[PDB]
Context: one part of a larger RNA, bound to proteins that are not shown
Molecule: 23S rRNA, nucleotides 571 to 1299
Organism: Staphylococcus aureus subsp. aureus USA300
RNA sequence: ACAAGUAGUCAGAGCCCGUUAAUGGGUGAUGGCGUGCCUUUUGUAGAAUGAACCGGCGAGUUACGAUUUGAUGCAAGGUUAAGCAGUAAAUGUGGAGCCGUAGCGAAAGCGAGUCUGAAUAGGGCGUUUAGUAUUUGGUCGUAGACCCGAAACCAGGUGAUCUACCCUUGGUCAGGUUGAAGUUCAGGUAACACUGAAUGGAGGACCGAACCGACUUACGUUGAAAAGUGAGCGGAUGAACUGAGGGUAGCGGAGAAAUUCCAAUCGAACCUGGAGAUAGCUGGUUCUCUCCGAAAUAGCUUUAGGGCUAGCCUCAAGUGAUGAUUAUUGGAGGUAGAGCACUGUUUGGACG
RNA sequence: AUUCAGACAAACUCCGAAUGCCAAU
RNA sequence: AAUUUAACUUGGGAGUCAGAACAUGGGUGAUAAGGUCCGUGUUCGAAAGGGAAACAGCCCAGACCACCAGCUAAGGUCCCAAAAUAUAUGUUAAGUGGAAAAGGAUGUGGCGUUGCC
RNA sequence: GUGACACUGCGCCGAAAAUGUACCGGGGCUAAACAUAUUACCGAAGCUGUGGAUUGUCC
RNA sequence: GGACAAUGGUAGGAGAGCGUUCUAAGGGCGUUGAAGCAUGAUCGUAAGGACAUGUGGAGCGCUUAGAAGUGAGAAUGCCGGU
Numbered sequence: 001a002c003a004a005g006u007a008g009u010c011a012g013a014g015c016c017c018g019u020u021a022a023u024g025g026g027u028g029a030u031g032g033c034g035u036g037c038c039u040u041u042u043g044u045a046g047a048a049u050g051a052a053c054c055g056g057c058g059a060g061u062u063a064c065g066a067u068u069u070g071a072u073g074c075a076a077g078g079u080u081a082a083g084c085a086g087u088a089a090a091u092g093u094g095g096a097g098c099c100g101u102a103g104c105g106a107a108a109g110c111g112a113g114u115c116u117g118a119a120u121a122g123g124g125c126g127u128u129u130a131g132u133a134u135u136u137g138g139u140c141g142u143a144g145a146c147c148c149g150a151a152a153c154c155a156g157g158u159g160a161u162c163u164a165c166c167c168u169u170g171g172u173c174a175g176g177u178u179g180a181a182g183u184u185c186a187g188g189u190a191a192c193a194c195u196g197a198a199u200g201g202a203g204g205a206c207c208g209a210a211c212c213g214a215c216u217u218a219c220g221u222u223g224a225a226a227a228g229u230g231a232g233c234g235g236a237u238g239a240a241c242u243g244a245g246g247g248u249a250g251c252g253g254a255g256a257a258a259u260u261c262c263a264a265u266c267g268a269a270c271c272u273g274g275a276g277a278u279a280g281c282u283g284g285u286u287c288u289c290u291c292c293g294a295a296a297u298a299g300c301u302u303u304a305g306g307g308c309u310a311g312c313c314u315c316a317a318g319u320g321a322u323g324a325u326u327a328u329u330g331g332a333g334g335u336a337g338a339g340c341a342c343u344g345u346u347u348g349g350a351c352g
Numbered sequence: 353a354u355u356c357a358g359a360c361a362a363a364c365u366c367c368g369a370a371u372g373c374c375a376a377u
Numbered sequence: 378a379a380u381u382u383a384a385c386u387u388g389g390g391a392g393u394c395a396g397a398a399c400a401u402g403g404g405u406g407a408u409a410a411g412g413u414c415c416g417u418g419u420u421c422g423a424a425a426g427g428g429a430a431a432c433a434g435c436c437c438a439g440a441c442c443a444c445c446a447g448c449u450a451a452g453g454u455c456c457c458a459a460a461a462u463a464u465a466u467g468u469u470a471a472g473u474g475g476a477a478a479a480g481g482a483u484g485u486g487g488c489g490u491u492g493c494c
Numbered sequence: 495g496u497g498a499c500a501c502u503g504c505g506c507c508g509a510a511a512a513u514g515u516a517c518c519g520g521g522g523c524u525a526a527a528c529a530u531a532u533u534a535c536c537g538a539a540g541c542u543g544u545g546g547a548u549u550g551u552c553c
Numbered sequence: 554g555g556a557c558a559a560u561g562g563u564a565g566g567a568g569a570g571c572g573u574u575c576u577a578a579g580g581g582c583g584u585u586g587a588a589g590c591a592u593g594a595u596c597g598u599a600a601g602g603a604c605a606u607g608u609g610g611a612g613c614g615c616u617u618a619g620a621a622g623u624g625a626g627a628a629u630g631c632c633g634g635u
Base pairs, nucleotide, nucleotide: 008033009032010031011030014027015026016025017024020603037050039048052635053634054633055632056631057630062143063142064141065140066139067138068137070135071134072133073132074131077099078098079097083093084092085091103110104109113125114124115123116122146284147283149281153274154273155272156271157270158269164248165247166246167245168244169243170242171241172240173238175207176206177205178203182199183198184197185196186195187194211235212234213233215232216231217230218229219228250266252262253261259268287570288569289568290567291566292565297310298309299308300307301306311393312392313390314389315388316387317386318385319384322383323381324380325379326378327377328376329375330374331373337367338365339364343361344360345359347357348356349355350354396421397420398419399418400417401416402415403414404413405412426437427436428435441546442545443544444543446542447541448540452536453535454534455521456520457519461533463532464531465530466529467528468527474523480507481506484504485503486502487501489499490498491497492496493495547560548559549558550557551556552555553554571624573621574620575619576618577617578616579615581613582612589608590607591606592605593604595602596601
C1' cells in the first nucleotide's frame, strides 16, 4: 500500500517524548501555496551552460612611478638621496638634489605682468598666497598584473628497432598446364625461302598450396584485437617475397605521387627551452548587512558582441533660485484638418 | 486656351488647430 | 504669482554602447509577421504582491520586520474558490454568451415617414 | 386589418484538420448571458491600526 | 528624548561590520583536561558568539593595535575518497 509529486512552506489533529524551561522536542492524517541552483540572456522550469556525491586545494597581489582623498608634522618654506655610525633596528649625521615662494612667451627675453600687435587698443594666459614631507584608502601606468584555456611561432636537441627508398650479404617459392627461339630428321629448292614430325624448354605465361596481399560480405564496434576474425577473393620465377647488418632527419628526408610515410599523430614528427607567447573570445572570481542606483543612446572608430568622449549612476566639497508643476501673458513654427489661390493629377458641361 | 461645377497630393498651400517648445513675473 | 524640491559647478569611482513587449504618430513590408526602422508614453530589464486559468513586457499596485486586526484597487460574488442564486427595466433562445467576411434570409425588439382600408 | 420605405438593438446561415472533450479553466448555467441603474460585500506585501529596527529632519 | 519622514532592486558607487592565521603589549585558561571533533530545545539585526555533555590528550583564548597565502557551490577546475 486510492495515490500525480522541485519534495518544502503555512495551517493542523493523532501518537511518542521531556529541554540551555523555552507562549518545549520527534513524527505527522489532512488542507492552502509552490516549475532547484549557477552562468548567460530582451526573455531560461527551461528541452541553453555547468555540477555524481563528500572533502581538501583553487582567482585584483606585490614592487616602483603618477594622481586623488583622509591623517599628521612643519610652514614662506617643506624635505633629504646615496653614504657614514648603529643591533640586518629605531635613530644620529649627510642639503647634493627635489618641490614651493611668479608668470608669460616658440625663443631672445621681460616680469605682476607677459604674449600678440604699429597701439597709450582689444584679446589669451597670469597677479591680487600656501605649500611640503610621510602615510591609510581609491584609481591609473610599467611589470604575466584577477585566474584557467588555444591553434600556432622560434631556438637547441632526440628519433629510420614502425614506415618509405636505398646499400651489402643471405634465404624461400607443393603440384599441375602451356609449349617461343633454336636443333635434328624427312621433304623442297640452282641456291635460299618455305612445309611436317620430333625434340627443345622460353615467358614481368596459365591454374593452384606455402608465402605475400586486402576486392566483397558477415561478425566485431565500453572488441579476443587502438584496424581483427570467418567465408570466399588478387599475386604466386618475379617490377616476387623475406632475414641480418647498414644509410638518408624535420627550413629535412623518402615517395610506381595518395598530402603518402618518417615509432598507434604528419598541409610539415617528437622532446626541452623562449614561455605565465598572445587570446578585443568563452568560462570562473570565495563573509554579511546598511544607503543610493543605472545603461542597452549620440558622435568617431580596418568600427560594428571592442574602444574612446558625451549622456545616465555614486561619493565629496562648493554655489544658492539658477530645478519642477500650474495659472496668466507674449512669441517662434505650417503637423492634423481643410482648401484648390500656386505646382502637378482628375470628371462632366459651356464657349471659342 | 478660357470659363461653370465637382474631386486628389509626403516632397501642393489662399488657410490652419489641439498639443508640444522658448521665455517673463 | 501659487505649490513643490531640486538645480548647477568642481573633483574621486564607475557601469552601460545585444535591449523587449504594449499603446500610439509614421517609414518599410502586403493598411503580413511575436517582422523591421524612427517619434512619444508605460512596464519588463533591475519588481515581489492582487487580477488576466497557466502566462517578463497587459490591468491594479512599488515588499524595512512582526500580527490568527481593519479599509480598499484592478478584478469579482451558483460549486471548485472569498464575497449577491442582490434589486429594477428590458433584450437573446443562438449554449449566442464561450474567436471570422462578402453575401443571404417573413428570426425577434425599438423607432419613425408614409399608402389602401 | 393590411403594405412600402428609412434608422437601429440582439440573434441565424455562410463556418472543413489532423494524440482526447479541446478557446467559457472544470462542473454547470436560459441566467450563473447581454444592456442600462442602484445597493451591499469580497478582494493586494496598496492605505490604516499595534509593536519593533535602522538612518535622517523638526523641537 | 517625542514626532515626522524614508528603507524593492541587476551593473555599479558609498558606508559599517563578522570570521580565519600570524605579530606586539597587557591580562588570563589548561592533565581537577587545551586545540580539534560530536550532540543539544542557546544568544545576537546578519556575517556569526557562547554554554553544557561525550570524545580527545597538550596546547589555547580574551583586550587593544599591527600584518595577510583571510572566507568557495559551480571554472567539461586539480587531487583523494566513496